[PDB]
P-site tRNA from Oryctolagus cuniculus: 76 nucleotides with solved positions. It comes from the structure "Structure of the rabbit 80S ribosome stalled on a 2-TMD Rhodopsin intermediate in complex with the multipass translocon". The entry has 50 different proteins, among them eL40, eL28 and uL15. The structure was determined by electron microscopy at 3.25 angstroms resolution and released in 2022. Primary citation: Smalinskaite et al., Nature (2022), "Mechanism of an intramembrane chaperone for multipass membrane proteins".

RNA sequence: GUCUCCGUAGUGUAGC
RNA sequence: GGUUAUCACGUUCGCCUAACACGCGAAAGGUCCUCGGUUCGAAACCGGGCGGAAACACCA
Repeated sequence: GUCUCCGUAGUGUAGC
Repeated sequence: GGUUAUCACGUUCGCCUAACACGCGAAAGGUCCUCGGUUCGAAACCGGGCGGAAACACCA
C1' cells in the first nucleotide's frame, strides 16, 4: 500500500 | 431510535473496630474521539479527519 474492525465517567465494559 | 447513558473497579463521605481490612448506608463523576449531514429527535444511521489493531503483499 489494499480491505475489515474498533473509539463511552479515573479504569476496563453494556447501549433494540 | 426515543435513557436522568447501564454493570462492576476506583475516588468521596457517615458508621464498624483502639486502627486497617471484611463490610454497611449513601453520594460525585463523562469534549458518548472530533467536524458535517438525514430525521421531529443520532451516543447509535450517512461521509470527511485524528488515532489504534488485525487479514492480505502470490507465480515468476